[PDB]
RNA sequence: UACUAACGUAGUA
RNA sequence: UACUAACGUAGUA
Numbered sequence: 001u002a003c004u005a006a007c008g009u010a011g012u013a
Numbered sequence: 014u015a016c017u018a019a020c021g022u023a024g025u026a
Base pairs, nucleotide, nucleotide: 001026002025003024004023006022007021008020009019010017011016012015013014
C1' cells in the first nucleotide's frame, strides 16, 4: 500500500 | 441490501 465469501463503527441511498 | 476517493480491528500479499 493492496485485498478480504473477516468482524465492527459512522454517514448516505 | 448497497455505497463511501469514511473509519477501527483482524488476516493475507